[PDB]
Context: one part of a larger RNA, bound to proteins that are not shown
Molecule: RNA 23S, nucleotides 1797 to 2613
Organism: Spraguea lophii 42_110
RNA sequence: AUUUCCAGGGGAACGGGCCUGGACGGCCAGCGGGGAAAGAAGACCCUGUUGAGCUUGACUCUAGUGUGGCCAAGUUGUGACGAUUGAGGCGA
RNA sequence: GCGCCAUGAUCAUCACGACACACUUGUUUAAGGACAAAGGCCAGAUGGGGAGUUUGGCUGGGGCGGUACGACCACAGAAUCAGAACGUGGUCGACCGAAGGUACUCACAGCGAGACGAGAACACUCGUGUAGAGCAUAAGGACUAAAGAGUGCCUGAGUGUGAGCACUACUGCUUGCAUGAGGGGAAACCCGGGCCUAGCGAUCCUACGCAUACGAGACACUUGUGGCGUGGGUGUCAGAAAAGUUACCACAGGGAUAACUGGCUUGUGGCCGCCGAGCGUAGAAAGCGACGCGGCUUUUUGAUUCUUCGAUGUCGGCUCUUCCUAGCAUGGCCAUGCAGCCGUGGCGAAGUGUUGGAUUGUUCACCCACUAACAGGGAACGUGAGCUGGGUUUAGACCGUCGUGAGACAGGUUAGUUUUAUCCUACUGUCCAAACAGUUGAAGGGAGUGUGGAUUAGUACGAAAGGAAACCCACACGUGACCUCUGGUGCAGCGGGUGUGCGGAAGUGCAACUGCCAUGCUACGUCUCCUCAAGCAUAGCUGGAAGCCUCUAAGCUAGAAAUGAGUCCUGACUCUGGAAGACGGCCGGGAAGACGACCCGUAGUUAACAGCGGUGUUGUACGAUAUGAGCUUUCUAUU
RNA sequence: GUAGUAGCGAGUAUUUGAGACACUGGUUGUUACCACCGUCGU
Numbered sequence: 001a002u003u004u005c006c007a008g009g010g011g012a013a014c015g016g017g018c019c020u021g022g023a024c025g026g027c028c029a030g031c032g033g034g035g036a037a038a039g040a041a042g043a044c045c046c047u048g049u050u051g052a053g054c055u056u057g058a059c060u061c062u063a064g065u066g067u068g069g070c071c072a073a074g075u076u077g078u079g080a081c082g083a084u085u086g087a088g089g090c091g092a
Numbered sequence: 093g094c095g096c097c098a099u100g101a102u103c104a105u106c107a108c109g110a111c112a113c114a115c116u117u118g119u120u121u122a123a124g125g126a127c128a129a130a131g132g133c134c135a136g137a138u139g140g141g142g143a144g145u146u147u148g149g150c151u152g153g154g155g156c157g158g159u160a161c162g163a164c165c166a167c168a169g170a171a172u173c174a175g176a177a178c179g180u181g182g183u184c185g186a187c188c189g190a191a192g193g194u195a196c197u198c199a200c201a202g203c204g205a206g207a208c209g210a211g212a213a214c215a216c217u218c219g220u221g222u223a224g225a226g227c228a229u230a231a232g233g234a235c236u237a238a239a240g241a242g243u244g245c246c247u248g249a250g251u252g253u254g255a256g257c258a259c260u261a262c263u264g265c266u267u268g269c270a271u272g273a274g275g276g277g278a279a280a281c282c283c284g285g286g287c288c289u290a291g292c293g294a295u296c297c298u299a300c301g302c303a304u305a306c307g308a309g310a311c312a313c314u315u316g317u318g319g320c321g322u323g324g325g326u327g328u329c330a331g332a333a334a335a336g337u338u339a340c341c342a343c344a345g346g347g348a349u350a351a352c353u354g355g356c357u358u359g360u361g362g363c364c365g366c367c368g369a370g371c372g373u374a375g376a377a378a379g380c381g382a383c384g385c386g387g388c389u390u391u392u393u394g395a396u397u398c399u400u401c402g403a404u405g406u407c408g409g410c411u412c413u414u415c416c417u418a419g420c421a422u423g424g425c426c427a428u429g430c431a432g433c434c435g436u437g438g439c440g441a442a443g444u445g446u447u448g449g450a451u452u453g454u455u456c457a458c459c460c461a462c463u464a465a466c467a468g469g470g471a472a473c474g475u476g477a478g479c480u481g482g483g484u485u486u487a488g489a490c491c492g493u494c495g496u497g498a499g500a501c502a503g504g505u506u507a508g509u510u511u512u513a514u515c516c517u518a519c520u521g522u523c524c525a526a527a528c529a530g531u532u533g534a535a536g537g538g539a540g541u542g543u544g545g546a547u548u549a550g551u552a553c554g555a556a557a558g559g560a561a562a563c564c565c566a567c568a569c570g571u572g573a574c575c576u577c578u579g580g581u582g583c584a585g586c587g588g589g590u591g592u593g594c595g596g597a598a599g600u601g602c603a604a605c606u607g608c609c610a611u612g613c614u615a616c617g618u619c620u621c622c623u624c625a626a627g628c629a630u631a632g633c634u635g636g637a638a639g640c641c642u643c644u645a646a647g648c649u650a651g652a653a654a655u656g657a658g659u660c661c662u663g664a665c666u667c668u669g670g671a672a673g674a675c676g677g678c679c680g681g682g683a684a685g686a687c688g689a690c691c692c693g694u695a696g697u698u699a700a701c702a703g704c705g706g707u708g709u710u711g712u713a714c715g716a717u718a719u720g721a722g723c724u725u726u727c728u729a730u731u
Numbered sequence: 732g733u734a735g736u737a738g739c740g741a742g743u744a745u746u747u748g749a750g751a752c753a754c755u756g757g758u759u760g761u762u763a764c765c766a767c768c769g770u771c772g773u
Stems, first nucleotide, its partner, number of pairs: 002016001005022005025524002028521003033517003037512002045346004050342002052338004058145005064138002067135005074111004079106002082103002085101001088097001090095001115124003148161001149159002157178001162184006185329001187286002192246007200224001202220003206216001211214001226235001229291001231289003250271009274283003297324006305317002354398001357394001359393001361389006370380002407482001408480003412474001413471005420445003424439005447461003488506004492501003528669003535662003540569006553558001570621001572619003578615004585608004590603005622658004630650004673771005679693004696764001698763007705755006715746005722739002728734002
C1' cells in the first nucleotide's frame, strides 16, 4: 500500500497475509481486546571539528576611568637647584 | 698634574609675588585670571563594563578512572614470516673521559682440609670447581687462555663522498672507495661511541660553523639576501596558539548507542535430587543429614546490545476475566518416636475457597480483628482512545552540603493542563437466510461450596489429666427467579402554608417549599440448589514365572470435592400434518420492545361516554347558619 | 319623647367518612365501526 477469524512453527528473536492443523454468511444498535490505532522529521540520551543565552583565575583585543610629556609668543620682578668652561686653596 | 675642597663670569630652569591682553562665569558698564575648564597628538597602567572565539581522541553508550595515543623485551595466537581485545609479566624520555678504542695477564660463585688473639662472619694458603659468578640501567639472547676481573698506552666519541636492510618518510644500524706531519699492537689484525635488540622530532622563523654565489645606471665601504650542515620543538610524539555552565534552550541526524518489554545466558535468587559422618532415651535412614557432587526454573538482580529514536504513553492502586502447580483449607489414602486429642513426613488430585482494618505514594514490610484457611505465581513487570494522578521526571520557590561564579546533588520540602473511534476485526444482543401447526436432538455451555449445633457420649482409649467416629436441624457465601408481606422511590391523585400578580370571595399563574399516597420498579423482603456409570492413589482376591512365595505377568473386587452422562440453557441437518387460496401492509392495543421482531383484536362479553352496583387514595368541598379573646355605639321614624 | 337600632374580628362547630379523583374481565342506555392496496400459488 490494502486482499484482513485463530493455535503452534520458523522469521529482523511478539504475523491479517508464509508452512502444518482448528474453524468459515450478510444486516441494525452498542462496546473499547487487537490493528505494536491517529496526532508531531523524540523534548530524554549519544554523534556533528552546527549554534545561541549566561559565568570566570580560559585565549586575544576594546569603550570608560586614571597617569606623564608636548601643542593658541601674556608682561615684569626676587631667591633657588641644575648645565658649561676660567682666574683660587688641600693630599703623598 | 691628579681628585677633593672654595667663588666668579655664560644658557635653560622650579616656587613665590604684582599687573592685565588669551581663556572662564547671567557678580556682566562685573568678577576671576596665565591658573582652571574644554580640546588635540603620542606613551604607559587598569579594564568580563563589553566583543570575538575555543574548551583533543580511543572507550562492551556517555561521564568519573586508566592510557591499550610515540618507543623496547618476553608469553599466546594449532613448529617460516605476519596476526586482534581497556589480553598477560614488565621497562623508557636517561647515564658514563670511562661504563669509549686497542694490547696483554688471570679467572669467578661455592665446597673439603689447614693457620693466636679471632667468635656464625677479618687476612693468608692447598685441592676440586662448564659458570652454580659477573657483564652500571627492563626482559631475552651472547660470552671462558673472554666480551668477566686487573694493568699499560690513546682520544677513531677522525675527515670527504657512495650503496643498501627493517612494511621505510623521520630515525637506527650494516657495508664501498679515497685521504690524515691517525691510534693501539712485534706483527697478522682491529677502531668513524657504549656486547646485540630501546633512550627520540618536518615546512617557515632564528642562532652558530663552513666556503663559492648575489647586490638593481657606475664605483668604494657599513648593513642585508643566497647555498650546505648542525643546534633552539611540537609527549595529542607523520607536528592548531585555547576554561566552564544551561532544569530557559535551538538545529541536523542516529536504533552505528543508553533509560521499558521481548529474545539468548543463569553467575546471583529460588526449588529438587544423590551419598551417609554424626544426632535422635536404643538405633545411620520416624524425623534429621555435616564434608562433597549432579540438575531444573525464569517469578530476583546482573551480563550482552538482535528489534523500535519522521515516538510502541513510564510506578502503584481501583475494576474484571482467564491460566499454571512447586497443594495453605476442603475430599480419598500410606508411614510414624500413630493410646486418645493435637500433630509430622509422603501419594493421586487444580472442582470450590483464600477476608475486614491502623501507619506508609508504595510493590514490600510490620501490628490489630475475624477465619475451615487467611498458599505462591503468570498473561507487553495483564489492564491510561477503561479511570485516578499520591511517587518519579520540564519551567516558580526554601534548606543543608559542594563550587570564586554561572550553577550541581538515585539529598530533604512545597505548588504544578491527563486530547480524538463516526473505519476494519473481535465480543454482546437483534433481524434475514428457514410459509404455517406439532416436534426431534448433532454439537457448544454448565453449579452448588463450606461452617456450626444436637445425638452417639463424658462412651471407646488412657495410671490419671483429658477425650474421638454417619443419618437429622440452623446458618453464611454463591446461583436463578418473584412482589403476598415489610422497607425505599413519588411520574398519575388528594391536601397545607410563605412573597407577589388577575377589584373581593371562589377558581388559579410564577418562585419554589411541604404532609399523605394507587399501579409499577426494587432489596434492607420472600422462595431456590441430586443421581448414576467408568475408574486415580491405595488396600485386597485368585495366580505363574521360580514344586515354595508373591496385588500382576493374563484375569477379578472395593474405591476421591476429581472424569463422562442424565435432570438444567442454546438448537445443525431432519421428520409428521392440513388445504385453492394463503400471507404481508394499513387501523387499534400490550403481559413485548432502541428500530425490526414477539403476543394479540377488527361487527364483538368490541371501543368510548354516562348512570346503578363493586374496590381503592386523600381527609371532611362551595355556600349558608351558629358561636367567638376582645374592641365599639351607628342608623330610621320623629320631641 | 319614645320606638326602631347596630358595627369590626383570627378561629371553631353543624349541614358532611363530605367533596374530589381513578380502575372495574358486573349490569343497563346512547354513539362509532362491515373497507382498501400488494405478493406468491392453483